[PDB]
């Protein structure tokens, strides 16, 4: 300077 | 609730 991944007040949709 | 999706200037992993 990337990329994958996992996450976060709130949305949105289904249940 | 619960599941998909979208969510920072976060994490974590490589390149």
């Nucleotide at each position: 300077g990337g990329c994958a991944c996992u996450g976060g007040a709130a949305g949105u949709g289904c249940c």